Annotation: Entry title: Cryo-EM structure of a Chaetomium thermophilum pre-60S ribosomal subunit - State Mak16. An RNA structure from Chaetomium thermophilum, in which 1563 nucleotides are resolved. The entry has 30 different proteins, among them 60S ribosomal protein l21-like protein, 60S ribosomal protein L6 and Ribosomal protein L18-like protein. The structure was determined by cryo-EM at 3 angstrom resolution and released in 2023. The organism belongs to Thermochaetoides thermophila, within Eukaryota. The entry is indexed under Ribosome, Ribosome biogenesis, pre-60S ribosome. Primary citation: Lau et al., Embo Rep. (2023), "Mechanism of 5S RNP recruitment and helicase-surveilled rRNA maturation during pre-60S biogenesis". An Rfam search finds the family "Eukaryotic large subunit ribosomal RNA" in it. The literature on the family includes a 2001 paper in Science by Yusupov et al., "Crystal structure of the ribosome at 5.5 A resolution".
Context: bound to proteins that are not shown
RNA sequence: AAACUUUCAACAACGGAUCUCUUGGUUCUGGCAUCGAUGAAGAACGCAGCGAAAUGCGAUAAGUAAUGUGAAUUGCAGAAUUCCGUGAAUCAUCGAAUCUUUGAACGCACAUUGCGCCCGCCGGUAUUCCGGCGGGCAUGCCUGUUCGAGCGUCAUUUCAACCAUCAAGCCCUGGGCUUGUGUUGGGGACCCGCGGCUGCUCGCGGGCCCUGAAAAGCAGUGGCGGGCUCGCU
RNA sequence: GGCGGGUGCCAGCCGUAAAACCC
RNA sequence: UUGACCUCGGAUCAGGUAGGAGGACCCGCUGAACUUAAGCAUAUCAAUAAGCGGAGGAAAAGAAACCAACAGGGAUUGCCCUAGUAACGGCGAGUGAAGCGGCAACAGCUCAAAUUUGAAAGCUGGCUUCGGCCCGCGUUGUAAUUUGGAGAGGAUGCUUUGGGCGAGGCUCCUUCUGAGUUCCCUGGAACGGGACGCCACAGAGGGUGAGAGCCCCGUAUAGUUGGAAGCCAAGCCUGUGUAAAGCUCCUUCGACGAGUCGAGUAGUUUGGGAAUGCUGCUCAAAAUGGGAGGUAAAUUUCUUCUAAAGCUAAAUACCGGCCAGAGACCGAUAGCGCACAAGUAGAGUGAUCGAAAGAUGAAAAGCACUUUGAAAAGAGGGUUAAAUAGCACGUGAAAUUGUUGAAAGGGAAGCGCUUGUGACCAGACUUGCGCCCGGCGGAUCAUCCGGUGUUCUCACCGGUGCACUCCGCCGGGCUCAGGCCAGCAUCGGUUCUGGCGGGGGGAUAAAGGCCCAGGGAAUGUGGCUCCUCCGGGAGUGUUAUAGCCCUGGGUGUAAUACCCUCGCCGGGACCGAGGACCGCGCUCUGCAAGGAUGCUGGCGUAAUGGUCACCAGCGACCCGUCUUGAAACACGGACCAAGGAGUCAAGGUUUUGCGCGAGUGUUUGGGUGUAAAACCCGCACGCGUAA
RNA sequence: AGGUGAGAGCUUCGGCGCAUCAUCGACCGAUCCUGAUGUAUUCGGAUGGAUUUGAGUAGGAGCGUUAAGCCUUGGACCCGAAAGAUGGUGAAC
RNA sequence: AACCAUCUAGUAGCUGGUUACCGCCGAAGUUUCCCUCAGGAUAGCAGUGUCGACCUUCAGUUUUAUGAGGUAAAGCGAAUG
RNA sequence: AACUUUAAAUAUGUAAGAAGCCCUUGUUACUUAACUGAACGUGGGCAUUCGAAUGUAUCGACACUAGUGGGCCAUUUUUGGUAAGCAGAACUGGCGAUGCGGGAUGAACCGAACGCGGGGUUAAGGUGCCGGAGUGGACGCUCAUCAGAC
RNA sequence: UGGCGCUCAAGCGUCCCACCCAUACCCCGCCCUCAGGGUAGAAACGAUGCCCUGAGGAGUAGGCGGCCGUGGAGGUCAGUGACGAAGCCUAGGGCGUGAGCCCGGGUCGAACGGCCUCUAGUGCAGAUCUUGGUGGUAGUAGCAAAU
RNA sequence: AUCUAGCGAAACCACAG
RNA sequence: ACCCGCACG
RNA sequence: UAGACGUAUAAGAAUAGGCUCCGGCCUCGUAUCCUAGCAGGCGAUUCCUCCGCCGGCCUCGAAGUGGCCGUCGGUAAUUCGCGUAUUGCAA
RNA sequence: AGACACGCGCGGGAUCAAAUC
RNA sequence: AGAUUUC
Repeated sequence: AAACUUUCAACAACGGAUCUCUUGGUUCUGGCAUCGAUGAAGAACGCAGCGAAAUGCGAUAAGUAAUGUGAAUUGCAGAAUUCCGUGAAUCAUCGAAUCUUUGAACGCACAUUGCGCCCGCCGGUAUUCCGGCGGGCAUGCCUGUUCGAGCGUCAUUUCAACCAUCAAGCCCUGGGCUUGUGUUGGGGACCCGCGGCUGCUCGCGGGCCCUGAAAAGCAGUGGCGGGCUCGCU
Repeated sequence: GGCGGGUGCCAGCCGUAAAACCC
Repeated sequence: UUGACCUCGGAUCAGGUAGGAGGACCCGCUGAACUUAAGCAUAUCAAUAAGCGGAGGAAAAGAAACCAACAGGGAUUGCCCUAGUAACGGCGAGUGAAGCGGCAACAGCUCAAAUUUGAAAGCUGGCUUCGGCCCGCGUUGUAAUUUGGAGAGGAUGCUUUGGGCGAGGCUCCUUCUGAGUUCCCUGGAACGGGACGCCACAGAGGGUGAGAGCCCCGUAUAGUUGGAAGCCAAGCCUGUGUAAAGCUCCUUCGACGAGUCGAGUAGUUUGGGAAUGCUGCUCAAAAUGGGAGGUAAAUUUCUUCUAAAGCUAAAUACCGGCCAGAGACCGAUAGCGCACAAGUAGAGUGAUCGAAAGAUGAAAAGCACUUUGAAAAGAGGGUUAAAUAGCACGUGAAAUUGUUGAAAGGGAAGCGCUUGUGACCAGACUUGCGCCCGGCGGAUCAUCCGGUGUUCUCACCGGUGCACUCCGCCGGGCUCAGGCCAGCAUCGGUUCUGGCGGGGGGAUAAAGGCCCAGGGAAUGUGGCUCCUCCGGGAGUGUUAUAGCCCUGGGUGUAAUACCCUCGCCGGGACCGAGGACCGCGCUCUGCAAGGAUGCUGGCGUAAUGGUCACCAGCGACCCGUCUUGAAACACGGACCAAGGAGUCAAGGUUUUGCGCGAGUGUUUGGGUGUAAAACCCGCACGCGUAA
Repeated sequence: AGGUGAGAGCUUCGGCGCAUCAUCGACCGAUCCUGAUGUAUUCGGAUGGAUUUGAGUAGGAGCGUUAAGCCUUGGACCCGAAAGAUGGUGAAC
Repeated sequence: AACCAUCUAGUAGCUGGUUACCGCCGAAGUUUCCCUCAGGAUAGCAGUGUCGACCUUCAGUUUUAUGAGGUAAAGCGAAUG
Repeated sequence: AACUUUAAAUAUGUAAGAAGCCCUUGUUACUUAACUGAACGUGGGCAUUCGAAUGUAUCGACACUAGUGGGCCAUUUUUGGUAAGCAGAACUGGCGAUGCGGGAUGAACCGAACGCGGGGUUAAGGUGCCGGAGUGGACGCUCAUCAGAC
Repeated sequence: UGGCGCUCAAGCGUCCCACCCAUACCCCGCCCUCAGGGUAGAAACGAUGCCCUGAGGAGUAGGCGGCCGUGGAGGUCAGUGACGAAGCCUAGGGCGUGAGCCCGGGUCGAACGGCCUCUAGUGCAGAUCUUGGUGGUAGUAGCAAAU
Repeated sequence: AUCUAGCGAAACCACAG
Repeated sequence: ACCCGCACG
Repeated sequence: UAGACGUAUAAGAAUAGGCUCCGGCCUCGUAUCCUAGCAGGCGAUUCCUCCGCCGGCCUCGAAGUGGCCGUCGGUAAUUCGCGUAUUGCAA
Repeated sequence: AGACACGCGCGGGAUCAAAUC
Repeated sequence: AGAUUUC
């Protein structure tokens, strides 16, 4: 010399600050009151032509019905699907429906698409066999229904009614007459009558009172039959 | 079976004279 | 034997109901600790958090066993003040109500204790042809009547009613309702600018190829079309039963809640020992009773309410649900953790933890085609207004990196002051006015005419003409003023330096030169004597053939040094502040006197600046924090961008401004409104003044 | 609302005198004696005296708001323990 | 015992940090008191407002008189010591 | 020194008129034997040296508000001890919170204290070179086998 | 003596003369502060203005005043702007003591600015600060968990 | 247990000896 | 040492 | 161009001595050379004086040069006639 | 600020003499 | 031989 190091300028990088934006947040205010055994919140599995995410929906599954609007949807593919029409739409409204497995989770288990009971159906050789399907089967408590227990408990052997609610016969066929015997027991400081007794008095019948269907000896009159008893052949 | 009397017996009759009732 | 009653069970009998979620607000139960008291234990935190149970659009509370001491009030709830008061407290920390007063909202009732007793009059189910029929519940009580500032029963005479349709109306969703896409320019696009219009009880907001009242949706106002469910309702049908109801009167009655009050005791709680309330244990009431207050007042005088049963709207709360409207809020490291795949991706056995990440363009017009090659890649070429906007996409900083150009360096770089060199960049005063002639054209000129608006005497138009005046335009002529920098002259201010002429003083310098006079000496001049003669050496003795020392005097008031002082002239440097006059002055026809002018020259292919790099002379310990008397240690610093720390309330206190003032404060609330604004104020209340 | 002395300001030049201060006085809540007329007969304080006090009187200054500063309490200028308590998740010594 | 969430942004001391410029004024690191030890109050230095005067008056100063030092010196041909 | 006629040096309190002076007379709550003093009431005159100097761009009171409570060095005076340093008091000046010129780095110490510039002159310190300014002048001394240098 | 070096010194002691330079002193200019004075039948400049004069200028904790900048709000500038706002870059031009502000050139593509008031989540160099991005070490150590 | 392809950190870092 | 083009003292 | 403007000058040795012409000389480098013309022209008059370039003869080594001769060019020692201007008082 | 001359340099081509691989 | 470089 060349190489390296440092500074500056232009261009090119790295990186994502600054500026501008905003279908987001945050704070305040107003109206209103609406989850669930008629299965909620939550979890899972599925449904599209291409679906990766998100969302919507449930074997009627990016949905069905009904109402309204009025000509789409749309990233690509397809429609002989609809345009003076009850009629498109990844439309809106929304009063009718569908709504898999779980989950307060509810026939049993649950980590299995498994295992039972009651009432019915269908198919495949079929009243006998198998498979599937439909409807039911949790707990506590309230009301009712029905069934059942208790050395818990009561009642169960007419204490009723039953005469004539009018009959029969008379008399002058229009007024009565006659027979139809049916009463609780006591007591009293009374009035009698009639039977008896030598008589006191006692009987039978009246008139006047009193009492809870009340009650504390006073019972004596002669027979016929039947019964019991003891004699005789 | 037949003959006689006693009875605080009679859910049997009659009223003293004798029946009724019973079978 | 049979049938009731009572009690206890079963049923895949019939009809129902509860569980879970949510839980911001609400009602209960249970229940800490940190912390403060500069330690800490009572206390506080806090009757809070966590935990458990139970509801609703609100909940709870609630129609006095209340407040009060009054001239009385009158269910509950909430706001304001009461009031940081009363009260309680290691009387510390502190804790901490209520009555009254003002307001918002207001609404009252149902049972138990009675015999319907001249009539269980009451109700759940099942069956139904829906009209009325059965079983059951229930007398150990279902209806009616009554609920203590009441009531019942009789009497009495007035006054009150009950059902069913229902036009139509209110509320809420819905249909429809103003005016430019006129012209020109820019632009890819008008929604921009200019011109001319229109609508407006609508100029809120959004979209549209950029800021749109009139392009579109909506917006404002009254209507109007159709519908949904509640409630109200003019009217029109009917009613009925000696049915129900209110009041009055009185020689009649009048039932009011018990293991509850209360006493003792243990906890818990409160401002609360009449225990403030509650709860557990033991004992356990009353009936002219019981509860709570007032009062020293002469004895518990008096006052005021009724507990142990229950219901009830409104004013009140609200981080949740269905919505709606807003803001002096945040703007992608912000605002919710999340503007987007967000409680997602991802981590953990689990309880749990939990991101980052927005923007092409107006429109994908998202780069066809040709050509390299195996790439998330190029070159041509194309779209676009633009591709250095190409799904790495608006703009595109710094740290850090590469290519090119220039300069410097190899025992640190970087910084301060001052020139120089190279490269690059800029470009200085924006560079004017006035006079004198000639021509032209207008006017503010013409005492010209007409018109318009006015501040009524000023302006503005239209038409006339150039006698005067004034403006411009064109052609000639002349003067002046002009920005910056150098040099010189005359000055002003400050300053350095050199020379010259005076004057005064010191012993009127001291010396000294020349004279006069007196004294004296040697390191002794001449001379004398003696000595190795280019010569000198020894002694000798006071100017001779040298001179000197001391004193006095004259010239002399000599000169000079030194010090002080009065002026004159020369050379140089640095500076020029101010901006009509004013004043002091002077050498006075103007000057050097309260601050610089005059003359000449230079300046545009560059006068003069600036930036970067380098060289050179001098200077210069690495920033922040902390300790020490100071240092010294120590701590932090890889770099850049963005973020990042005395805030907001309540209560005291000082000062400035303001309004009113012995008064002041509207805003709890009410009224009003163009609606969270603004405007108004009835009674209180706080503080202060008075008493 | 008193006197006196300063005192801004005003002045008819004679004086008048703000606010405030000093000093001498006046009044009051209450305190210390003396202890009146009176008194319901056991109540009261009149006169004269005190080294009296006071957040007392002696011609009101406050209320409301704004701005700034300071203090107390709330997270309290920002970041930074060991702990303690409540309620859960797991194991396994 | 371990871990998780909350009370909780717990609290005590003690660190670290605490964001533009210019101008004007500008310190103390001491007196006294009380009681914790872990400290405050008062006054001082700096500043603001009001009132009173105003070079009256004030002064880290000299002078005059004065205080404690007659402390040094000189003399004692003065006394005394 | 304790002897003194006189009288240092050196520092430090007090007073220097109007808020003043003096004297005379009454009162008092005080005091003492007693106006013995004190206070309250007296009077006079001094505002043209109103009573030294110098400075004076001012001071006092009241009220309110931040930051701070280290120590170190040196001087003056004084006390005590140690082999010698050293220890105990008051004092001002500075540092903390200070830049600049010198001082061989600093620091101490000397000068002097600070807006941005131009000119002039200095302080402390310097004038052989670094380094601006004298190999300046007069008088002496010193040769050191690591002289000496304000 | 600081180094080089110095010896009739460039050493030591005294004396004399000239010279050198501090932010010190003096004269002038300029800035600010403080103080004094003037200014109305108003001024040849917002009496919060203007004019004249003098002195002064260090500074930690701390105190006071003025002014610059940021987000947003009310009023105004009949404000700027697709014929180009804001932002960013810039070996350009100015102003201010300064924080800062104004203009030119390039890029860019939709908003933004001044003034008077109001308001605050309002100004960074650091906190073994937070988040993101990017380096020397270093194409080094090593081929190791991940890739 | 070395060389070469390919891959490729971390401590530490005010600036430099 | 020559041939083309370029640049400066 | 760490800086041209005439950027000219060779013993030594000593400093109580040296030089020299052999007459003498020395504080003093305060010296010697050279120094004229348009930033330096033309033509003369006039001089063989100076400088420079090339060849020959030799010289220089220490880190390299000068003298003599010859060629050519210029050459005021002396005296003039012409032009130097408006680059207009130094940048 | 014109022309000519003399130098130091480059960007390519080949001309000698060498060096490295 | 064949690649680069040097007045």